[PDB]
Solved structure of RNA from Caenorhabditis elegans, 19 nucleotides shown. The entry is indexed under SPLICE DONOR SITE, STEM-LOOP, RIBONUCLEIC ACID, RNA.

RNA sequence: UUACCCAAGUUUGAGGUAA
Numbered sequence: 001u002u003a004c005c006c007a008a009g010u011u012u013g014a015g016g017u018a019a
Base pairs, nucleotide, nucleotide: 001019002018003017004016005015006013007012
Other pairs, nucleotide, nucleotide, family: 007014tHS008009tSS013015cHS
């Protein structure tokens, strides 16, 4: 920093995992 989970509806984060 991102993705992904798991959920959320979006975003997100209730929290997590890899990268």
It was solved by solution-state NMR. Greenbaum et al. published it in Structure in 1996: "Solution structure of the donor site of a trans-splicing RNA".